Context: one part of a larger RNA, bound to proteins that are not shown
RNA sequence: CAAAGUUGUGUAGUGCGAUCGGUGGAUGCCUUGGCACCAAGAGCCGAUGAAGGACGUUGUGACCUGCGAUAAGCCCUGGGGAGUUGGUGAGCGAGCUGUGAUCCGGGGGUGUCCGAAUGGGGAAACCUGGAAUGUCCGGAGUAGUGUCCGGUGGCCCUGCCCUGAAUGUAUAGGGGUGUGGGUGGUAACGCGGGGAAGUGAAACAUCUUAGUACCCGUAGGAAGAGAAAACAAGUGUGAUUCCGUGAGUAGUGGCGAGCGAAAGCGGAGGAGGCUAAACCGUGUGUGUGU
RNA sequence: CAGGUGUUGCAUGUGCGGGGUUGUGGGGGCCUUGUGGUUCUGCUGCCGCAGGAUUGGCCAGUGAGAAAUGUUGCGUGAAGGUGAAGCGUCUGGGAAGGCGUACCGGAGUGGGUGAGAGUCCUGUAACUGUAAGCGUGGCACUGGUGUGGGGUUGCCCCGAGUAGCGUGGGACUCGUGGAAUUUCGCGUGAAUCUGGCGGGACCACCCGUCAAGCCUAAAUACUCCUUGGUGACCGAUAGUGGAUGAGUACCGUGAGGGAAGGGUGAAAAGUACCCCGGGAGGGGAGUGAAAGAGUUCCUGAAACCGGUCGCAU
Numbered sequence: 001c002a003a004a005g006u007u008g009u010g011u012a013g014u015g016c017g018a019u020c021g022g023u024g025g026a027u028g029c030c031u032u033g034g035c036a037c038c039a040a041g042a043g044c045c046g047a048u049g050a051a052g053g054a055c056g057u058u059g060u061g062a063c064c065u066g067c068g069a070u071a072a073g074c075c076c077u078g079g080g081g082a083g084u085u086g087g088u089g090a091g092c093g094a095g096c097u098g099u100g101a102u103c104c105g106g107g108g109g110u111g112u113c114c115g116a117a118u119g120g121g122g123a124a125a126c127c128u129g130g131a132a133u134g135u136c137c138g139g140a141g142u143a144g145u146g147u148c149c150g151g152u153g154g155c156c157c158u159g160c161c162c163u164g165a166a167u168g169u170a171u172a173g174g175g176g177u178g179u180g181g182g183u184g185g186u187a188a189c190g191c192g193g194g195g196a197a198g199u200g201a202a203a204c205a206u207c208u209u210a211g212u213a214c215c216c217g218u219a220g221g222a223a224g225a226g227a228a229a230a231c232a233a234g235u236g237u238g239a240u241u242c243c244g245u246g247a248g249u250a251g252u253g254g255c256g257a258g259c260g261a262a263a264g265c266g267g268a269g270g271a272g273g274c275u276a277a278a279c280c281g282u283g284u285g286u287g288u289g290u
Numbered sequence: 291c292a293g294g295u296g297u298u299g300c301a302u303g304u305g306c307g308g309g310g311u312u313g314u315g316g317g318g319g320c321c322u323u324g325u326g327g328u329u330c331u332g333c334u335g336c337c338g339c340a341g342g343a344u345u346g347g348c349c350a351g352u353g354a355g356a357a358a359u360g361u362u363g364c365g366u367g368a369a370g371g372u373g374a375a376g377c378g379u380c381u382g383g384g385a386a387g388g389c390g391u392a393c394c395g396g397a398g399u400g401g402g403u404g405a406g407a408g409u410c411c412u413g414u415a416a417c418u419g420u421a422a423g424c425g426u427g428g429c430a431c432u433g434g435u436g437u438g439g440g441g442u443u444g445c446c447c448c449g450a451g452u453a454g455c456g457u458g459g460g461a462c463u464c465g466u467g468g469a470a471u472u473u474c475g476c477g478u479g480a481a482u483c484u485g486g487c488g489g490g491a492c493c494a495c496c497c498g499u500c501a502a503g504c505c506u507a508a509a510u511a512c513u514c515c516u517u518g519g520u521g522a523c524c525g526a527u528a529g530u531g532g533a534u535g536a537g538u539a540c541c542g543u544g545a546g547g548g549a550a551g552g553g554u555g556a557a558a559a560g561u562a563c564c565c566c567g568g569g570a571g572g573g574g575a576g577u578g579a580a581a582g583a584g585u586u587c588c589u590g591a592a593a594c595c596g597g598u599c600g601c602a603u
Stems, first nucleotide, its partner, number of pairs: 013603010028588001029553002033524002035521007042513002044185002052114003055068003062088003074108006119128002130152001136151005155182003160176004189220001190218005200207001204254001230237002241268005251259002272505003275449001279308004284303001313483001315448004319442003323438001331340003360431002370418003376391005392409002394398001400412003454478008464490001485500005540547002560587001563574004
C1' cells in the first nucleotide's frame, strides 16, 4: 500500500454536583406600638356658645402637634435652674445675655369662620342685612354716599304689666320686659316603652331564639328598688339592693326542643323619714240669738 | 261676770299656718298633768291658751329627715426638695466583662450609658414641701331650727272612679288552668275599723298586714377619660384596621368599605479628593471595630436567575 474489523465523539445545547454571586426579604434579636388587667380618681360638656371641624398661624415650602389676626404663642402666680425659639429635620435673626429665660403646676386674657348655630338666607366653614328718618345703637373715616370696629335683635316654654275680638262675662289673640329654663353632644352602665328573624325543634305553626338584635323617650354619677295592704306557719323574722346556696330541685313544656322558682340559710351593706284627712288660728257665693 | 250688740264675730267651701302619720289599730276630740328663768300683750270664764324676749338645752344640723347663711382646726393629689456608696489593672473600638481589692443598703424594682452596673446617669428606699386650689374631709365656735306620759270610744278622721268583678291581652315555675299574685285597653263598680288586703280557686276561723300620697345613703353596674403599676400577653403576615400622612391613601353617587410600608452605626464620623461615565453605577482612597454596616443600609433562608470548574450527554 489495499482489505476486513473494532473503538472514540459537545464546535448547538442539556443534566447533576461543587463553587462564586444576584434577586428576594424568611429567620434570629429587638421596639417611639398594641392587648388584657390592677389601684386610685373623675364621672358630664354647651347660648359666658359645646362635641367636632374649615381656614389661617413659624424667618422660610409642606405636613403633624399646639395655638387663633394678642394665632408653636400674651399676662399674673408658685416652682426650678442654664440653657432656649415643638416635631418630621440644621444652620439664620433673637431673646436668657443671668434684671434668671426656655420649662413645670395653678389661674387669667385673646379666641377668625362653621357647627345646637341663634339677625335673615344657605350647597357647613358662604352670602347678606336694619323701610322712610340725622340715619337700628355707640364709635372711626368722607364734603357726602360707598367703607371700618363694637353691640342688639333666633325659636319654644315661663313670669310680670297693659288691652280684650266675633261678644255679653270673658277667653283666644295683640302690645311691652328679658324673669327664669330649654335647644345640641356624649364610649359603657340605668330606667320606661316598641320589638324581629335567622336558628333549635333533625320538617313546621304552639314553643325556642328572646324580651336578644335593633329602635324610641329619658337620666345620674350611679340609676332603679326601698321602710310591709311583707314573709312565715303556729314558736318566729322584720325596708330595699347585691353576692353564695337552696337547685338545674318543685315544677313548667306540641310534657317535644326546652324553660325553670320560692321559702329558708351564709354574707356585703346597713338610715329611716315626711305628708292627706279629723280638729285649731285665717276671705267671698253673707249677719236678723252669746 | 271686763265686755257686749239685730250682731255681738253667726252659716258654708279656697289658700296659708299648727296638729297628725299609725295596725295584739292609730290619731282627733274630751281630761289627770308637764316645758326649759322671763321683760309683760291679747282671747277664752280677771282660770287658762298663744305671738312675744340678749340669757339653759336634756337635744339636733348643712343631712332623706317639713330648711338653708362665716371665722378657726390636718394630711395630701396637681410641681417640687433632699436623697447612700469604687477605684486599680487586663483584653477590647468601647468595660457594665476577667482579675484584684474597697464601700452603701429603710436604697440589690427597673431603665439608660460604646458589651452584662447597687456604688456613672436616671432613679429607688426614706423623709419632705405644697404658695395655690372651686381645693377636699373633719372638728370648735358664731350664726340658723326646735319635747311629752297616763285615761277615755260619746262622737270625728284614716288617701274612690280607687279596690274588686267581667272581658281581650301581658309578667309570674305556671304555654288558660283548679289561677292565687301583678299589670295594660274596654266596661262595670265597693267597704271604710263591728272595716280593707294577703296566706295559690273559693268560704269560715286563725295568723299577718293597713293599698289607692311622697322622699331616702351604703352594699351593686360601667369606663370615653386622667394618674401610677402589672403580665409562663403580641413583637411588624403578630398585637388595634392603624408601631410611619391611618380611619390616611384608595374604592364607592352614597350609606359605607379600607390597606401596605419599622431596624446603618456607639457616634453621621452619611464616603473629602482622584479615575472611567451624560448620568446611574463602579474603581482607588478615606471614616468606622466592622462598608460584602454606604442610606434598597442589622441578620440575609427558599423559590428563582446566572458565571466558573468536574463528569455525563
Overview: The RNA (23S rRNA, nucleotides 2 to 613) from Cutibacterium acnes has 603 modelled nucleotides. Primary citation: Lomakin et al., J Invest Dermatol. (2024), "Mechanistic Basis for the Translation Inhibition of Cutibacterium acnes by Clindamycin". The sample was in a buffer at pH 7.4. The depositors describe the entry as "Cutibacterium acnes 50S ribosomal subunit with Clindamycin bound". It holds a match to the Rfam family "Bacterial large subunit ribosomal RNA". Clan: LSU clan. The entry has 29 different proteins, among them 50S ribosomal protein L27, 50S ribosomal protein L23 and Large ribosomal subunit protein bL17.